Solved structure of RNA, 24 nucleotides shown. It was solved by solution NMR. NMR data were recorded at pH 7 and 303 K. The PDB entry is titled "A-TRACT RNA DODECAMER, NMR, 12 STRUCTURES".
């Protein structure tokens, strides 16, 4: 910085 | 499930 995947928060 | 934002994991 691009390219995948989790996880937590607000919200609907 | 959808949207937004955060916070991680993984690969180049």
């Nucleotide at each position: 910085c691009g390219c995948a995947a989790a996880u937590u928060u607000g919200c609907g």